An RNA structure (SL3(RsmZ) RNA), in which 21 nucleotides are resolved.
Context: bound to proteins that are not shown
């Protein structure tokens, strides 16, 4: 730093939790 994956919610490129590198 990215990806699987799941869950709460607004005018925010939100918010949380599993898994693997």
């Nucleotide at each position: 730093g990215g990806g699987a994956u799941c869950g709460c919610a607004g005018g925010a490129a939100g918010c949380g939790a599993u898994c693997c590198c």
About this RNA:
Protein in the same entry: Carbon storage regulator homolog. Entry title: Csr/Rsm protein-RNA recognition - A molecular affinity ruler: RsmZ(SL3)/RsmE(dimer) 2:1 complex. The entry is an ensemble of 20 models.